[PDB]
RNA sequence: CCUGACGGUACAGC
RNA sequence: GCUGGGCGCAGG
Numbered sequence: 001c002c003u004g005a006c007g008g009u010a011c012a013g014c
Numbered sequence: 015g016c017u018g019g020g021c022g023c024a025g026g
Base pairs, nucleotide, nucleotide: 001026002025003024004023006022007021011018012017013016014015
Other pairs, nucleotide, nucleotide, family: 008020cWH010019cWW
C1' cells in the first nucleotide's frame, strides 16, 4: 500500500 | 444498510 463477510460505550455523514 | 474518518488486531 491493499484486504478483513475482524473488533470498539464506538465516530461523521447518507 | 451504504460511504467514509480514527484506533487496535489479523491477513496479502
An RNA structure (THE REV BINDING ELEMENT), in which 26 nucleotides are resolved. Entry title: CRYSTAL STRUCTURE OF THE REV BINDING ELEMENT OF HIV-1. Primary citation: Hung et al., Proc.Natl.Acad.Sci.USA (2000), "The crystal structure of the Rev binding element of HIV-1 reveals novel base pairing and conformational variability". Crystals were grown from: 0.1M SODIUM CACODYLATE, PH 6.5, 0.2 M NACL, 35% MPD, VAPOR DIFFUSION, HANGING DROP, temperature 294K. The entry also models sodium ions. The structure was determined by X-ray crystallography at 2.1 A resolution and released in 2000.